Overview
An RNA structure (U1 snRNA; 5SS), in which 174 nucleotides are resolved. The reconstruction used 419,522 particles. An Rfam search finds the family "U1 spliceosomal RNA" in it. Its Rfam clan is "U1 clan". Rfam describes the family as follows. U1 is a small nuclear RNA (snRNA) component of the spliceosome (involved in pre-mRNA splicing). Rfam 15.1 lists 40,184 matches to the family in 1,499 species. The PDB entry is titled "The cryo-EM structure of the human pre-A complex". It was solved by cryo-EM to 3 angstroms. Primary citation: Zhang et al., Nat.Struct.Mol.Biol. (2024), "Structural insights into branch site proofreading by human spliceosome". The entry has 24 different proteins, among them Splicing factor 3A subunit 3, Small nuclear ribonucleoprotein G and Probable ATP-dependent RNA helicase DDX46.
[PDB]
Context: bound to proteins that are not shown
C1' cells in the first nucleotide's frame, strides 16, 4: 500500500439536449385494397451546446536581404499574445460481460452494469455570500448669512455656474 | 459508499 472484519463519524433525490417536420423504411396493424397516427429509423428545419481542422489576418523583437523614383498593400526567417472563414464531430474523460463486421488475438458496430471528476435541476428569492438596509439624494469656482474661533476653519442660509 | 480508529490477510 491492497483486500476483508468490527466499532465510531457521516448520508437527500433526479438526469443525461430540446422542439418542429419527414413524402421513404420497420413495426409485414384482425374484416373483404388501405387507418390516421404512435413508436423505432432515415432525412431535414428551428433552439442551439460543446469539441475537430486552422485558410487568412493583428501585434512585437532578433537575424538576413535591400541605396531603392514612387504615387493600387504587400522581401525572407524564427518566436510570446491574439482573431479566425470553409469544412467536420457529436456529446466527455476510466472499468466489466455478451453479440456481430472482420483487413478476424488487431481494428469496428449494439446493449446494459452502475461507478468519480463537488455537471446540472430541485421545499434554493426567508438570518452566513447565487434576487438588496452597499440605494445613486455630489466635488469644485464665483456672488451670498450669522454663530464660535486659535481667523486655519466648524456649523448653518442662499444664488449662479463647472463637473461625475 | 466513504473517511477515521483497532485488527485479519496478500
Nucleotide at each position: 500500500a491492497u483486500a476483508c472484519u468490527u466499532a465510531c463519524c457521516u448520508g437527500g433525490c433526479a438526469g443525461g439536449g430540446g422542439a418542429g417536420a419527414u413524402a421513404c423504411c420497420a413495426u409485414g396493424a384482425u374484416c373483404a385494397c388501405g387507418a390516421a397516427g404512435g413508436u423505432g429509423g432515415u432525412u431535414u428545419u428551428c433552439c442551439c451546446a460543446g469539441g475537430g481542422c486552422g485558410a487568412g489576418g493583428c501585434u512585437u523583437a532578433u537575424c538576413c536581404a535591400u541605396u531603392g523614383c514612387a504615387c493600387u498593400c504587400c522581401g525572407g526567417a524564427u518566436g510570446u499574445g491574439c482573431u479566425g472563414a470553409c469544412c467536420c464531430c457529436u456529446g466527455c474523460g476510466a472499468u466489466u460481460u455478451c453479440c456481430c463486421c472482420a483487413a478476424a488475438u488487431g481494428u469496428g458496430g449494439g446493449a446494459a452494469a452502475c461507478u468519480c471528476g463537488a455537471c446540472u435541476g430541485c421545499a434554493u428569492a426567508a438570518u452566513u455570500u447565487g434576487u438588496g438596509g452597499u440605494a445613486g439624494u455630489g466635488g469644485g469656482g464665483g456672488a451670498c448669512u450669522g454663530c464660535g474661533u486659535u481667523c486655519g476653519c466648524g456649523c448653518u442660509u442662499u444664488c449662479c455656474c463647472c463637473u461625475g | 459508499g466513504g473517511g477515521u480508529g483497532a485488527g485479519u490477510a496478500c